[PDB]
The PDB entry is titled "SACCHARIDE-RNA RECOGNITION IN AN AMINOGLYCOSIDE ANTIBIOTIC-RNA APTAMER COMPLEX, NMR, 7 STRUCTURES".
Solved structure of RNA, 27 nucleotides shown.
Primary citation: Jiang et al., Chem.Biol. (1997), "Saccharide-RNA recognition in an aminoglycoside antibiotic-RNA aptamer complex".
It was solved by solution-state NMR.
NMR data were recorded at pH 6.8 and 298 K.
RNA sequence: GGCACGAGGUUUAGCUACACUCGUGCC
Ligand code: TOB
Ligand code: TOA
Ligand code: TOC
Numbered sequence: 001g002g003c004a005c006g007a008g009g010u011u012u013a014g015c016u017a018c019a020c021u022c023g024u025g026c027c
Stems, first nucleotide, its partner, number of pairs: 001027008009018002
C1' cells in the first nucleotide's frame, strides 16, 4: 500500500466502551 478476520493496550465487569490504534494470516 492491499484483503480478511482478529484483536495489539487500557476500560467496563462484559467483546462494555475507548478509539488509540495493532495484530495475525493471506497478498
Ligand atoms: C484488550 C486486552 C485486555 C483485555 C480486553 C482486550 N485488547 N487485556 O478484553 O480487548
Ligand atoms: C478485547 C479485544 C479488543 C476489543 C475489545 C472490545 O482484544 N480487540 O476491541 O475486547 O471488544
Ligand atoms: C480482558 C478483560 C479484563 C481482564 C483481562 C485479563 N476485559 N484476563 O482484557 O482483566 O482480559